[PDB]
Context: bound to proteins that are not shown
RNA sequence: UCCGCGAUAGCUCAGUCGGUAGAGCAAAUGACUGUUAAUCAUUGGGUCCCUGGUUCGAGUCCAGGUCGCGGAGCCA
Numbered sequence: 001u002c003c004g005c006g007a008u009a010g011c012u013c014a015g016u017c018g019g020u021a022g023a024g025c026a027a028a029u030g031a032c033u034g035u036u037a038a039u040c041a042u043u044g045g046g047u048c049c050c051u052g053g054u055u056c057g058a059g060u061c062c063a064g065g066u067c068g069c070g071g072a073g074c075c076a
Base pairs, nucleotide, nucleotide: 001072002071003070004069007066010025011024012023019056027043028042029041030040031039049065050064051063052062053061
Other pairs, nucleotide, nucleotide, family: 005068cWW006067cWW008014tWH009010cHS009023tHH013022cWS015048tWW026044cWW032038cWW054058tWH055057tHS
C1' cells in the first nucleotide's frame, strides 16, 4: 500500500436501498411472603472512533486520519 471484519450506554451486542443511539444485563423507584441467575412496571443514563464535507436532517453516504485481528504485497 491493498482485501475482509470490527470501534455504538457500566458490560455485551444489533441497527434495510439516509429520518431523536434500540435490546439483554446492570442501576434507580414502586409492586408482590419462598425465591434461590427472582419477576413485572416505570424512570435515569451514552461524543454512534476523530476531523472535514454532502443533505431539510446523519450511527448510515463521500474524502482524509486513529486503533484491534487476520490475509496479500515488498524484503535490488
Method: X-ray diffraction, resolution 3.7 A. The entry became public in 2014. This is an experimental structure of RNA with a sequence from Pseudomonas aeruginosa PAO1, with 76 nucleotides shown. It was solved together with Glutamyl-tRNA(Gln) amidotransferase subunit A, Aspartyl/glutamyl-tRNA(Asn/Gln) amidotransferase subunit B, Glutamyl-tRNA(Gln) amidotransferase subunit C and Aspartate--tRNA(Asp/Asn) ligase. Keywords: transamidosome, aminoacyl-tRNA synthetase, GatCAB, tRNA, LIGASE-RNA complex. It comes from the structure "Crystal structure of the asparagine transamidosome from Pseudomonas aeruginosa". Lineage of the source: Bacteria > Pseudomonadota > Gammaproteobacteria > Pseudomonas > Pseudomonas aeruginosa. Crystallisation conditions: MES, lithium sulfate, PEG3350, hexammine cobalt(III) chloride. It holds a match to the Rfam family "tRNA". Rfam links the family to the GO term triplet codon-amino acid adaptor activity. Rfam's curators write: Transfer RNA (tRNA) molecules are approximately 80 nucleotides in length. By type it is a transfer RNA. The family has 954 seed sequences and 5,335,975 matches in Rfam 15.1.